About this RNA:
An RNA: 20 nucleotides with solved positions. Crystals were grown from: PEG 1500, MMT pH 6. The 2021 paper behind the entry is "Structural and functional insights into human tRNA guanine transgylcosylase". Ions in the entry include zinc. The entry also contains Queuine tRNA-ribosyltransferase catalytic subunit 1 and Queuine tRNA-ribosyltransferase accessory subunit 2, not shown here. Entry title: Human tRNA guanine transglycosylase (TGT), RNA-bound covalent intermediate.

Context: bound to proteins that are not shown
C1' cells in the first nucleotide's frame, strides 16, 4: 500500500495517530 480502530471546530488536513 491495503484493512480495522481512535482522532477532525474560519485547512502545514484526499489528512493524522495506533496496530496488523
Nucleotide at each position: 500500500a491495503g484493512c480495522a480502530c481512535g482522532g477532525c471546530u474560519g485547512u502545514a488536513a484526499a489528512c493524522c495517530g495506533u496496530g496488523c